[PDB]
Context: one part of a larger RNA, bound to proteins that are not shown
Molecule: Tethered rRNA, nucleotides 2756 to 3511
Organism: Escherichia coli
RNA sequence: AUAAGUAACGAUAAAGCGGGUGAAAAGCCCGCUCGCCGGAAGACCAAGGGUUCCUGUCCAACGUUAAUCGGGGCAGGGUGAGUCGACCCCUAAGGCGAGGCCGAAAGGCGUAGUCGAUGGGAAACAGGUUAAUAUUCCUGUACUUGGUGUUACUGCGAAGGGGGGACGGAGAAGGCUAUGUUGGCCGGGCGACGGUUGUCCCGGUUUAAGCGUGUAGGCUGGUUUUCCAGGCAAAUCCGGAAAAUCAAGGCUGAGGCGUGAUGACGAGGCACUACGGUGCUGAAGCAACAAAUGCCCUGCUUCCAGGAAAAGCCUCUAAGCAUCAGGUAACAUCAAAUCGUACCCCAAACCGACACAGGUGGUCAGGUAGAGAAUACCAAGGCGCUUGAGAGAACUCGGGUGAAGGAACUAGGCAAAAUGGUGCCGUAACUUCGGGAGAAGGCACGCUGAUAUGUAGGUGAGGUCCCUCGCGGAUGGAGCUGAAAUCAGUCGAAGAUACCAGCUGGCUGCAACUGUUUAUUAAAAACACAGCACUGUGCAAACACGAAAGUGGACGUAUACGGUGUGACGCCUGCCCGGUGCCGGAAGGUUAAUUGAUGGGGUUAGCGCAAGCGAAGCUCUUGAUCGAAGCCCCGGUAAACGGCGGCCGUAAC
RNA sequence: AUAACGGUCCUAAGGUAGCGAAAUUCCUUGUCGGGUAAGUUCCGACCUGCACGAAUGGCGUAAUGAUGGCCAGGCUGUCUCCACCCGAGACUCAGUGAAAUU
Numbered sequence: 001a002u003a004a005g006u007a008a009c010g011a012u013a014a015a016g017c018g019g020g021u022g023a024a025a026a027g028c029c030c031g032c033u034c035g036c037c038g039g040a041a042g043a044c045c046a047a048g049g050g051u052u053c054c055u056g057u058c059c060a061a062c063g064u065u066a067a068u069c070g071g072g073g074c075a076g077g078g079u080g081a082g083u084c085g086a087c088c089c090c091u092a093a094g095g096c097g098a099g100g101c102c103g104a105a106a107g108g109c110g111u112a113g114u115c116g117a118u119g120g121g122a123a124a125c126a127g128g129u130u131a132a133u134a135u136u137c138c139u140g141u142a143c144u145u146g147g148u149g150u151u152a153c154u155g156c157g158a159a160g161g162g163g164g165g166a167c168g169g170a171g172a173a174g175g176c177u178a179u180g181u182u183g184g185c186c187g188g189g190c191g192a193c194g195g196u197u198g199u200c201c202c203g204g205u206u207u208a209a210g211c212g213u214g215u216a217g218g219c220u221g222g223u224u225u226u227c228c229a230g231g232c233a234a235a236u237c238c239g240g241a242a243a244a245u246c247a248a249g250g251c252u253g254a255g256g257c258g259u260g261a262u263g264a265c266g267a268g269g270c271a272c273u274a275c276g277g278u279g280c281u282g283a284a285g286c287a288a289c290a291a292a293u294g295c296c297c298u299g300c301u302u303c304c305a306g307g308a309a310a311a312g313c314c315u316c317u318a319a320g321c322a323u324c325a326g327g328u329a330a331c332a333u334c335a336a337a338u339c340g341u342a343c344c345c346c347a348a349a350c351c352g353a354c355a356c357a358g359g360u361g362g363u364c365a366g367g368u369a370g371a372g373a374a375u376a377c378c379a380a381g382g383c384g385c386u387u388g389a390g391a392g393a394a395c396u397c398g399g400g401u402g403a404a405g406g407a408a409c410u411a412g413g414c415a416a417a418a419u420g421g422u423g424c425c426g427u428a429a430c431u432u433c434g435g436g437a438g439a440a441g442g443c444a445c446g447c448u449g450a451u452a453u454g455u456a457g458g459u460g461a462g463g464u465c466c467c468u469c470g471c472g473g474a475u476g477g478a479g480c481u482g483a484a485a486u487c488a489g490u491c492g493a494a495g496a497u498a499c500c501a502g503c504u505g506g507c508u509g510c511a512a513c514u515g516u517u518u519a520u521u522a523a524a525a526a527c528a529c530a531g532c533a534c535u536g537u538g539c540a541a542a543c544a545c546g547a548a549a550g551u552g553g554a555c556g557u558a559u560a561c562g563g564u565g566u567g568a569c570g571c572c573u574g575c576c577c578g579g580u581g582c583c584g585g586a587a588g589g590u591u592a593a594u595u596g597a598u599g600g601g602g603u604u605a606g607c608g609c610a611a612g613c614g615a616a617g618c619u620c621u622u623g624a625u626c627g628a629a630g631c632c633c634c635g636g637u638a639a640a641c642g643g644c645g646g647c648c649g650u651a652a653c
Numbered sequence: 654a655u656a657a658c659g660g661u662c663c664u665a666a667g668g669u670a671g672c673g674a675a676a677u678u679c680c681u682u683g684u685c686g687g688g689u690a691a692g693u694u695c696c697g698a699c700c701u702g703c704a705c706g707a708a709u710g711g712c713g714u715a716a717u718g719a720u721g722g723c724c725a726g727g728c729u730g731u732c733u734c735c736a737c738c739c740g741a742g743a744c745u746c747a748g749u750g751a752a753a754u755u
Stems, first nucleotide, its partner, number of pairs: 001755001008749002015033006034384004042364001044362002048344002052342001053077006062070002082143002084340002088121003094115003100109003125140004144336011155321002161315003168303004174296001176294001179290005184205006190198001207263001210259004218251002221246008230238002255471001265285001268281003272277001304307001350359002366378004387747004395742008404733002408731001413728001421445005430435001432568001447489005457481003463475004491495001503726007510718002515527002531566007543552001569713004574644003579641002581637005588632003599621005606613002645662005671705001672702001683699005
């Protein structure tokens, strides 16, 4: 090049019109209408990310189209801590490891020690202001601490005791605030469509830290004499061991009254104004009801399946010295080193090769109905998924409805369809007696008037008494609420109305069930389990890792651990010791290393006229004795492995 | 008829309890009863155990199961046999603009 100028244009939550710019509006800005989300499509941490935040400025490519536009380009700009984190002090699981121990080399193990947070370690709160962050900015209120100095006192000491941290599950049950709902109060007000100044409508009516005051309530028992063996010494402390008193004693806590609070806020009032914002004023500041899945409470009660350490802090004394020095109660100084501080979080910025229907810990919890953190409708606040406009054939997907005909289609009632929960009636065998049992299959789910104008009731008024007098106690009940229950009326056709919300009987195989399992074709009769049974196993155990050292098992100790087999409960568990397996007895035969008896030769010297040996020495060569055990020989395997027949005839047809 | 029983071989030895046409059976839609007009399926019975059978366990058994097989009730567009209607594409206009293959 090619199929082709075709498929496709990334959720079926939806849009409409005026005005502005523009070379050029569907997509940009302002305005007026819509609709959708609202245990989120909202607001905030952590990790990760690396300038994307703001202002001016541009339209080459990028944006699944256009673009006056943008997380695109170019320019400028933007990240203030004594208590917020980091930083540092203390340690677990584990690591690194001087000496050290062991390894052909490389190296492995571990002692003192030193590192290592998801855990413990001191302290602040409301206003106002940025184009953009701000408990850091400034106004206000603070205070941690420490060390410096001032005052006086005074023992100080740790590498060496006591305490504190320091702690399980479930249950239950009394604590209250948040908070919101209403009533109260302030403001205002009066009808584009009958009514619509009052019971009519709409908005506001709040408030911290810290600083005086110490709940409810829990549990706690506590004040004067003798000992330490004990805490390695040393203990004052501790404990505990032997005398007096009496009951106080602590704390506190979810969380109550004075301060904060003064206040500034604040509807609303009053000017400009680049219409975006800017400057002067500024009302209201009451009662209840309930109330959490927050907080007393690290409480209380129960039961086992028995519940981090450490460290700081106080507390002990040591030595030692003790004037000192220092810890203690009032007055000045200092400090509070150094790093982070934008923006993005269920996402167009993070992990998926993309602006991808995906994945991604923590933190905040109105209104109405409602058992309800489900469901429908709504404020706060946010949103319309970056291609359109027309058209109204076959056919495809997602849906609604329907005479029949009532499983007849089909491998198979798959699918679909249908019951549906809330107050009263009761369901079968049989059962391991507890269930089966929401069986089944019967009665009620409408409201408006009467009963009871708020019933029940409650809460707690006023108010009345005590009041150790508040973070008390006897009465009353405000007020406000409030179902359910009995008499009159309601319907369409429609009473769990919308959403929501179990099909039901009968017979039988398999397997006790609870659970686990092939990410990405298989979820069971698979597995595993609960149970028994045998069998090894004396500990420095058997066993496993490792060339060793050592580690486990196992701060263990045969109710202990290892291994193998079957596998709730009821009911039981006949036959074979021939074979092999192995396991236990053990007699003889044999014989792996085994030491070397015993043999030779040659060997040439010594010998020979020489055919011959072949001294010694050495050599080559034969090969006296043993080796255990095992196997060949004795018992045992049947909750070890395994085996449990054939042939001939025989019972009134 | 079968074979109690008689005998044989026969090994270590000739399946005990029980249950049986089963998650094992070719023969085989073995045979009888129940269940339907019609039952190769399913429930009882017949023991012929091709080629069951005692801890590589035998026969029972409450409750349980997104377990295996069959039969009742209710239901309805599952079907004889399909009809209409509402939504999203498929078709025309605008812009951008692919792949396997050869």